[PDB]
Shown are 16 nucleotides from a PDB entry: RNA.

RNA sequence: CGAAACAUAGAUUCGA
Repeated sequence: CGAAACAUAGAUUCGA
């Protein structure tokens, strides 16, 4: 900056 999980946390995986 776009997407998708985990599932209430929190950075996490993919894409650029």
Sakamoto et al. published it in Nucleic Acids Res. in 2005: "NMR structures of double loops of an RNA aptamer against mammalian initiation factor 4A".